RNA sequence: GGGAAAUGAGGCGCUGCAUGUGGCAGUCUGCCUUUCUUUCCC
Ligand code: ARG
Repeated sequence: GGGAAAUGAGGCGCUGCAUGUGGCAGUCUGCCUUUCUUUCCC
C1' cells in the first nucleotide's frame, strides 16, 4: 500500500413517550461511509 473480519462513530429505515420554539431513548436485526487499533496473505 491493496484485499477480508472484529470494534467505535456519523446519517437514514423502524419502534415507545410528547407535542406552544420540534425532542429524547433503544436498534448497526436493515444499508452505506469512515477512521480507531488488532489479526492474516502478497
Ligand atoms: N446514532 C446513529 C445515527 O442515528 C446510529 C443509529 C443506528 N444504530 C443502530 N441501527 N443500531